This is an experimental structure of RNA, with 16 nucleotides shown. The PDB entry is titled "Crystal structure of the ROQ domain of human Roquin in complex with the Hmg19 stem-loop RNA". Protein in the same entry: Roquin-1. The entry also models calcium ions. Crystallisation conditions: 0.1 M Tris-HCl, pH 8.2, 0.3 M calcium acetate, 12%-14% PEG8000, VAPOR DIFFUSION, SITTING DROP, temperature 293K. Method: X-ray diffraction, resolution 2.9 A. The entry became public in 2014.
Context: bound to proteins that are not shown
RNA sequence: UCCCUUCUGUGAAGGG
Numbered sequence: 001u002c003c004c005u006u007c008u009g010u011g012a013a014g015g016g
Base pairs, nucleotide, nucleotide: 002016003015004014005013006012007011
């Protein structure tokens, strides 16, 4: 160092 869900992720998809 916002937070939380979902997912087979050298990472995506959505919520408050």